[PDB]
Context: bound to proteins that are not shown
């Protein structure tokens, strides 16, 4: 020890995660 699709989380554009995974010369 990170950006961008995919199913799901309890208070309500309410938003932050977390299961895989092309992508992070």
């Nucleotide at each position: 020890u990170g950006a961008g699709g995919u199913a799901g989380u309890a208070g309500u554009g309410c938003c932050a995660c977390u299961g895989c995974c092309u992508u992070g010369c």